[PDB]
RNA sequence: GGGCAGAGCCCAACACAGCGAAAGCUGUGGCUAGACUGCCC
RNA sequence: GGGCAGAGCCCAACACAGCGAAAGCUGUGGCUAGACUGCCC
Repeated sequence: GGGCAGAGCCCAACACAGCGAAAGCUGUGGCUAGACUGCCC
Repeated sequence: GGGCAGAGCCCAACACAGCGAAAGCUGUGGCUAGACUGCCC
C1' cells in the first nucleotide's frame, strides 16, 4: 500500500455496478472519495 | 482546489450534539478528504 465496520433498514424512487444482444432481472449506496482501527491474511 | 453545513427511508440499543437537575425527547452518525442545493460571508 490492498478487503470488511464506526448507528440501523430497504429496492419504491434516485445513483453506480453485474448478467444480458436489448427488453428486462438481481445487487451495492444514502453523496461520493480518503485515511485510521476492529473482523477476514 | 486547503476549512466551519444537508441531501432515499429512517432512532430499540450504542455514539455525538441541542434543552436539561436527572429521567427523557429531537436531529445526526467515525475522523481525514472532495462536488450541488438551501442556511451565514